[PDB]
Shown are 871 nucleotides from a PDB entry: RNA (23S, nucleotides 2045 to 2920) from Staphylococcus aureus.
It holds a match to the Rfam family "Bacterial large subunit ribosomal RNA".
The work is reported in "Structural Studies Reveal the Role of Helix 68 in the Elongation Step of Protein Biosynthesis" (Cimicata et al., Mbio, 2022).
The reconstruction used 175,844 particles.
Released in 2021, the model rests on electron microscopy data to a resolution of 2.73 angstroms.
The entry has 23 different proteins, among them 50S ribosomal protein L21, 50S ribosomal protein L34 and 50S ribosomal protein L32.
It comes from the structure "Staphylococcus aureus 50S after 30 minutes incubation a 37C".
Context: one part of a larger RNA
RNA sequence: AUAGUACCUGUGAAGAUGCAGGUUACCCGCGACAGGACGGAAAGACCCCGUGGAGCUUUACUGUAGCCUGAUAUUGAAAUUCGGCACGCUUGUACAGGAUAGGUAGGAGCCUUUGAAACGUGAGCGCUAGCUUACGUGGAGGCGCUGGUGGGAUACUACCCAGCUGUGUUGGCUUUCUAACCCGCACCACUUAUCGUGGUGGGAGACAGUGUCAGGCGGGCAGUUUGACUGGGGCGGUCGCCUCCUAAAAGGUAACGGAGGCGCUCAAAGGUUCCCUCAGAAUGGUUGGAAAUCAUUCAUAGAGUGUAAAGGCAUAAGGGAGCUUGACUGCGAGACCUACAAGUCGAGCAGGGUCGAAAGACGGACUUAGUGAUCCGGUGGUUCCGCAUGGAAGGGCCAUCGCUCAACGGAUAAAAGCUACCCCGGGGAUAACAGGCUUAUCUCCCCCAAGAGUUCACAUCGACGGGGAGGUUUGGCACCUCGAUGUCGGCUCAUCGCAUCCUGGGGCUGUAGUCGGUCCCAAGGGUUGGGCUGUUCGCCCAUUAAAGCGGUACGCGAGCUGGGUUCAGAACGUCGUGAGACAGUUCGGUCCCUAUCCGUCGUGGGCGUAGGAAAUUUGAGAGGAGCUGUCCUUAGUACGAGAGGACCGGGAUGGACAUACCUCUGGUGUACCAGUUGUCGUGCCAACGGCAUAGCUGGGUAGCUAUGUGUGGACGGGAUAAGUGCUGAAAGCAUCUAAGCAUGAGCCCCCCUCAAGAUGAGAUUUCCCAACUUCGGUUAUAAGAUCCCUCAAAGAUGAUGAGGUUAAUAGGUUCGAGGUGGAAGCAUGGUGACAUGUGGAGCUGACGAAUACUAAUCGAUCGA
RNA sequence: ACUUAAU
Numbered sequence: 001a002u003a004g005u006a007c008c009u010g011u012g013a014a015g016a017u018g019c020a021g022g023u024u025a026c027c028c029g030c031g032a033c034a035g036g037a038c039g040g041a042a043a044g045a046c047c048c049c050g051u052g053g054a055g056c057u058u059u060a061c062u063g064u065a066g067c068c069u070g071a072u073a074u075u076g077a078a079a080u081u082c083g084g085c086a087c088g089c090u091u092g093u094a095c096a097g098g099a100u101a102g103g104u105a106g107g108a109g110c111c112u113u114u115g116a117a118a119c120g121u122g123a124g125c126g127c128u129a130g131c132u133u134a135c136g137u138g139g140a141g142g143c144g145c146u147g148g149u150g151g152g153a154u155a156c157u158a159c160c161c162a163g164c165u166g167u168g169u170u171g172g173c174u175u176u177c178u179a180a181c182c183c184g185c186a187c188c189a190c191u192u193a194u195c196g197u198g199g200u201g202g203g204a205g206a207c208a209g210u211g212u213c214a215g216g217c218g219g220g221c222a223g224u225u226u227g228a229c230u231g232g233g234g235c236g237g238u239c240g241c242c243u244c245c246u247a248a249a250a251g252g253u254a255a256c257g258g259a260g261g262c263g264c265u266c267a268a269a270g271g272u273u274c275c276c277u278c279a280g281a282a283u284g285g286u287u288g289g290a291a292a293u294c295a296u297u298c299a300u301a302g303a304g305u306g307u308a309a310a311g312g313c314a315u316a317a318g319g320g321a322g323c324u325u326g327a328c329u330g331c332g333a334g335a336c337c338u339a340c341a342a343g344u345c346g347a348g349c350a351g352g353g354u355c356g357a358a359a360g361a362c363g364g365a366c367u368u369a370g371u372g373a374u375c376c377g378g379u380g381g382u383u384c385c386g387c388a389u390g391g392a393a394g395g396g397c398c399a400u401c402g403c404u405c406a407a408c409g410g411a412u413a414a415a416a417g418c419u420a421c422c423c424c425g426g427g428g429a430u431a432a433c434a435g436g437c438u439u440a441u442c443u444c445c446c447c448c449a450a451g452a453g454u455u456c457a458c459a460u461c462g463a464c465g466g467g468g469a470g471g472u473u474u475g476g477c478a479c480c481u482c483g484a485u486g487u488c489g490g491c492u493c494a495u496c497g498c499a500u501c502c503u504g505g506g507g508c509u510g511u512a513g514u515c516g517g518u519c520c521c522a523a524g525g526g527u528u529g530g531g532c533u534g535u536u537c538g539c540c541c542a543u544u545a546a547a548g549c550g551g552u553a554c555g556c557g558a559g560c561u562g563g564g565u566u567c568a569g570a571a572c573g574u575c576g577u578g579a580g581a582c583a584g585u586u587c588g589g590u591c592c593c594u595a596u597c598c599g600u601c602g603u604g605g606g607c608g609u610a611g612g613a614a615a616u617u618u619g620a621g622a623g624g625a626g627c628u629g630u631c632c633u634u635a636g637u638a639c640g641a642g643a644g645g646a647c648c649g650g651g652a653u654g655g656a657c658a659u660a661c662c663u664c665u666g667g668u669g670u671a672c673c674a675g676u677u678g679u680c681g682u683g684c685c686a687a688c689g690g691c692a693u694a695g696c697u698g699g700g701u702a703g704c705u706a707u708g709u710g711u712g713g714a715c716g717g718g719a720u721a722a723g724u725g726c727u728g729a730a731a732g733c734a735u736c737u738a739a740g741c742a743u744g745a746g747c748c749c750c751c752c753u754c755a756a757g758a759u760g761a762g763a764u765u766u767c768c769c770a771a772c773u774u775c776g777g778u779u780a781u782a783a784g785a786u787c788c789c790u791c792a793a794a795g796a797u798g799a800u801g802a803g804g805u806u807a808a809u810a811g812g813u814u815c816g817a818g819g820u821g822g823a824a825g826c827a828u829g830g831u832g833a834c835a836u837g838u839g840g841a842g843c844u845g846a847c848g849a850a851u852a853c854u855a856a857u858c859g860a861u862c863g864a
Numbered sequence: 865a866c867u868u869a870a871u
Stems, first nucleotide, its partner, number of pairs: 003017001006023005026606008035598003039593002047427004052423002054419004060224005066217003070213005076177004082171001084169001086167002105157002109143001111141001185201001188198003227239003240262006263408001265365002270324005280298005304313001307370001309368003328351004334345003340409001353362003377401001379399004384395002434481001435479001436477003440474001442471001445468002448465001451461002488563001489561003493555001494552005501526003504521003508517002528542005569587004573582003611768007624752001628655001632651001639644001662708001667705001673699001677695001717748001723743002726740001784861001787803001789801001811851001813849002817844002
C1' cells in the first nucleotide's frame, strides 16, 4: 500500500489478523465499551554526533569606540636672561734656519718711513738655547715655496690641533600684554527675531580647542576559537620511538590486554698490533665491620659487557699496553622493508692515510631506542644568474645553523567557558523506560561434619566450611523502537500462579495438660477501617478467621486524577571572578482525539434443515454457584503435690459478608395531587390566573428504589494425597507392601440454578392440502406478515395485551388512597377571626371496577 | 430419487 482482516502455543529484527501445528467459527446490520492494530497527531524538546549555528560570561585569542596624556600645525608682542656659533697673537721639540718655533695650504716673495732687531725684560714658557714677537735706550734688520749642511716647515695671506670681550643672527628660560582668535558675557540697530551679522563695553587670553603622528588603559562594543580516542557521553588516562609476551615453529597480526625503557652518553667506553682470562665457595692469613687487602683448590663462564629487553659472544664482541685518529673525500653492482614520503645493509672501485715486521685490518660504538617535513629566517664559499653595459645588494648551487611543531605526517610557528531561552541537520550506527540474552549479584532447593546442648552431635543450632542445581528481581551486553513504543503513586475493573495468610485434612513433640513447637498434604473461596508521609516502602490506633507472596509493557492515562518530578517566576544555603551550578531545600505553575478493523457486552434482519404450519419439548455442549464465626453439652473427666486446665458427641442456633428477588411494612423522592403563605402586574373588593429555583413552606398517589422485606450458600454420596491401618518373602529372625491389604480430605463426581438443534441434525401432539400440476407449479386452504389501539415490554427493532365485541387506550360514573374542612347561606364577634352541620366536607395523576359515548370494526399481501 | 426388507 491492496484486503475475502479469529484464537492458543510456538517461530521470527529476540512482544504476529497475514509464518507453523492445532482449536473454534452460517451470511448481513443497529446500540454500547475502550483491550490490540507497537491507534492518530507533531522528520523526539531527553541522549549522542556535525571541524553546524545563536545567546550569555570572562584575567581565552585578535581587534576596536572611548578615556588619559603627549609630540608638531594654528600661533603675535613687551622684556628677564642660559647656551650655540664668524671675527685676534702664541702654544706643542726636531735636530733645521742662525740663537734646542707651531700641523700646514701658497709664498724669487714680503714685513719694512703700515719701526726689524740681541735681551734686563712681556703673553707662552720652552735639553732656561730666544725664535712669531713687541715694547724704551738705540736703530736696517728679522725673516721665506724655491735657499732650509732637517722631512715637510713660524716673512704675510688664510692662520689653527686654549684665556677672554663685543658686534649680527639665532636656539632657549622667565613673566606681562594686545592686535588676531575665544566667551549658553553685558548694552544699540538691521527687524518685527531668544536666528544671525556687527560694532559699542567687560572677560579670559597667543591659552586651550581642531588636524596629522605616537605611548597608554578599555567585555563599553565586535569577530572568532575552545582536539581526538572511548563497550553512550562526562570525569579519568593516554597520543612519538625501542624491547618482550599474547602471535597458533616463515613474515605479519587486535583490544582502555600483560611487562619494562627512551628524548642519551664516550676523545675514549673509537681504530689497530700485542698480550691476558671467573663471581661465588673451600683453604688458611698482622686490625680482620664475617668477607675489601693476602696465597692455594677449584670455580663454565654462573664472570662480564655504560643505558631496558631480547638475541648473541672465551673466533671473545669481555680485561690491560703502545702508537694514533678510518668518529676520512667521491662513489657504488645488487638487495631488504614499504600505500607514499621516509628507513636499512652492502661487495668492490678511485683518492689520500693510521696501526702491524707482514698478510692485512679500519667509512664510529656486541646488535636494535636517543628526534621533527616543508615554508620563512641566519652565517660563510662559488668557475652560476644578475637587466644597456659594468661593479654590485640580492637570488641559484654547495657546506652550516636557530626558536616552535610532544595532539610528535607538524590546521600558518596566535586561540577559554555556561546554556536550565537554546535552534537546525541527522542516529535506534549510541544512552535513560519497557521487551530479549546472561546470571556475577539476588530469592530458594539439595549434598557432606568438631561440638553447644548438664551430659546425650543429630530434639534444638551449625561453628571453619567448602560443593552441586533451580527461578531471573540491583547490574553486564547494545539485538527492535529516536519521520515519538509518551508519564511515578493513587482511583475504577480484573485475570492467572503457588513458593499457603485463614479455613480443610493429617503426623511429630525435649507435647504432664490446655498452651504450644514442627512438618507434610492441600489452590475452591475469601482475605479491613483509620491517623501520620506525594509517596513505593514505613511507624502507629482499632478490629478480623485472616488482615499471604508473586506475574500480566513492575496489568490497566485513545477509562480517571495530577500530589511527587524534567518547564519558563522567586527566596535560602553551599561552591564558582563571572555567566551559572548543586541535587540540598521551599512557595507558584494549560493532561488532545466524532472508533474504521479485530475484540467484548446487548439486540435485530436473511437463509438453511425431503410436504408445509402452530405449540410443547430432549439435551451434545456452555456458563454460574462451593466462605465463615457465636451459645449450649462434653467438662471440669482426663490430667494438675500448688496455683492451672484435655480432647471428643446432638440437634441446632440466631449472626457477619457477598448473591439474586420484590415493595406488604419503616423510610427516600414525586415538576398535569390537595393545603398555607410573601412581592408585583391584569381584568379594579374578594376570588382567579401570570412571573419570582417547581417563588417559598407543610404533606403525598401510582411507578422507580435501600437504608426496608423475603430466599440461598462447602456437603448434603461415599471415596483419595505425605499419613494411619491389615496379613507376608527375598534378607528363612524381622517386614504398613514386595505381590496383596483399608481408610484420612476440600479431591471427585454427583448434585443445585440459568442458557442451549446454525448439535448443518433430535423428538411428540394437533392442523391443512381428496384437486388442480408436465404436482415443473397454480389457485383455496392451515397459517404469517402489513396497518391500527396499547404496555406487564421497549434506544430502535423485537417480545406481550387487543382490533365491533368490549373493555387493549380514551371520555363519563363510582370507588380506593391522598390532603383535611370549598363555596352559597346562617350564626356570631368591635375587628382581625371563629364556628359547624340536617358537612372527615370540596378537590383529586399515573390505582381499580363497571360502562358502549369516541376509537381500533372493511380490505388487500405472502403462503402448501 | 436408489436400496433392502416386508407387508